About this RNA: The depositors describe the entry as "Structure of HIV-1 RT complexed with RNA/DNA hybrid in an RNA hydrolysis-off mode". The RNA with a sequence from Homo sapiens, together with DNA, has 47 modelled nucleotides. Protein in the same entry: REVERSE TRANSCRIPTASE P66 SUBUNIT and REVERSE TRANSCRIPTASE P51 SUBUNIT. Taxonomically the source falls in Homo (Eukaryota, Vertebrata, Tetrapoda, Boreoeutheria). The entry also models calcium ions. Keywords: HIV-RT, DNA-RNA complex, VIRAL PROTEIN, viral protein-dna-rna complex, viral protein-dna-rna-inhibitor complex.
[PDB]
Context: bound to proteins that are not shown
RNA sequence: GA
RNA sequence: GGCCACAAUAACUAGUGGCAUA
DNA sequence: GTATGCCACTAGTTATTGTGGCC
Numbered sequence: 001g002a
Numbered sequence: 003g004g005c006c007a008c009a010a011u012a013a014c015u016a017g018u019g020g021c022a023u024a
Numbered sequence: 025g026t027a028t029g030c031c032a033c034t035a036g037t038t039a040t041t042g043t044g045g046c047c
C1' cells in the first nucleotide's frame, strides 16, 4: 500500500 | 495508484456591460 | 440599497472520464  | 500531453464533462466561477430584481 | 440573475464579451481554476504514453 483505496 | 500515481505521471505527461490532448480532449470532453462537471464544479467553482471572476471581471465588464446593458437589462432586472430588491 | 449593495447585493442578486440573465447572457454577450474577457480571463481562468480543481476534479472526473477518455485517447496516446510512462512507471
Base pairs, nucleotide, nucleotide: 003047004046005045006044007043008042009041010040011039012038013037014036015035016034017033018032019031020030021029022028023027
Other pairs, nucleotide, nucleotide, family: 024026cWW